[PDB]
RNA sequence: ACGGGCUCAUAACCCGU
Numbered sequence: 001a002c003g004g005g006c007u008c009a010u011a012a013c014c015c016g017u
Stems, first nucleotide, its partner, number of pairs: 001017005
Other pairs, nucleotide, nucleotide, family: 007009tHS
C1' cells in the first nucleotide's frame, strides 16, 4: 500500500507481503 479473513454491522479491524 494492496490483498485476504474473521464481522455485532452495511462496521471496522487485523493477518499476509
The depositors describe the entry as "Solution structure of the anticodon loop of S. Pombe tRNAi including the naturally occurring N6-threonyl adenine". The RNA has 17 modelled nucleotides. The entry is an ensemble of 20 models. Released in 2006, the model rests on solution NMR data.